[PDB]
RNA sequence: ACUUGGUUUAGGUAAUGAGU
Numbered sequence: 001a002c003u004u005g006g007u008u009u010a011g012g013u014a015a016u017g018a019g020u
Stems, first nucleotide, its partner, number of pairs: 001020004007014001
Other pairs, nucleotide, nucleotide, family: 005016tWH006015cWW008013cWW009010tHS009011tHS011013tWS
């Protein structure tokens, strides 16, 4: 900072957690 799970929000929206 994203791939993300599970939750949330309508949404990655909003937190996180597992990994890059």
The depositors describe the entry as "SOLUTION STRUCTURE OF THE TOBRAMYCIN-RNA APTAMER COMPLEX, NMR, 13 STRUCTURES".
An RNA structure, in which 20 nucleotides are resolved.
The structure was determined by solution-state NMR and released in 1999.
The entry is indexed under AMINOGLYCOSIDE-RNA RECOGNITION, TOBRAMYCIN, RNA.
Bound small molecules: 3-ammonio-3-deoxy-alpha-D-glucopyranose (TOA), 1,3-DIAMINO-4,5,6-TRIHYDROXY-CYCLOHEXANE (2TB) and 2,6-diammonio-2,3,6-trideoxy-alpha-D-glucopyranose (TOC).